[PDB]
């Protein structure tokens, strides 16, 4: 390089969870 | 060192 | 991060 | 001063961080 599948992308970082406007665990800087 | 906001 | 002052 | 947008590109859906196709990056497998 080509083919095959898993993760990934730009709401603080990271892990895990999920179709109902997201929820946790831990962690980082400013403010009381 | 926990809480709350961010 | 981009565009506007 | 501050404002207007974009959360990879699109699709499905009343509803997508979640589901599907692709792209970016990345790990693993095969080919030489």
């Nucleotide at each position: 390089g080509c083919c095959c599948g898993g993760a990934u992308g730009a709401u603080c970082c990271u892990c895990a969870g999920u179709g109902g406007u997201c929820u946790g665990g831990g962690g980082u800087g400013c403010a009381g | 060192a926990c809480c709350u906001g961010u | 991060u981009g565009u506007c002052u | 001063c501050g404002a207007c947008a974009g959360a990879g590109u699109g699709g499905u859906u009343c509803a997508a961080u979640u589901c599907c196709a692709c792209c970016u990056u990345u790990c693993g497998g095969g080919c030489g």